[PDB]
RNA sequence: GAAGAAGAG
DNA sequence: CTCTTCTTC
Numbered sequence: 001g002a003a004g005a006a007g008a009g
Numbered sequence: 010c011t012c013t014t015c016t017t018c
Base pairs, nucleotide, nucleotide: 001018002017003016004015005014006013007012008011009010
């Protein structure tokens, strides 16, 4: 750097 | 579109 996922804003 | 958390490449 690419992407998936969850919490929160 | 923001950050933090996890994993893989």